[PDB]
An RNA: 23 nucleotides with solved positions. The entry is an ensemble of 9 models. The structure was determined by solution NMR and released in 1999. The entry is indexed under RNA APTAMER, AMINOGLYCOSIDE, ANTIBIOTIC, RNA. The PDB entry is titled "Saccharide-RNA recognition in the neomycin B / RNA aptamer complex". It is bound to 2,6-diamino-2,6-dideoxy-alpha-D-glucopyranose (BDG) and 2-DEOXY-D-STREPTAMINE (NEB).
RNA sequence: GGACUGGGCGAGAAGUUUAGUCC
Repeated sequence: GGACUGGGCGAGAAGUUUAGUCC
């Protein structure tokens, strides 16, 4: 700097807000 994994919103790894891990 972007991906993954929990917790809010939420019916929905649908989107969107936070806390852990990663290269």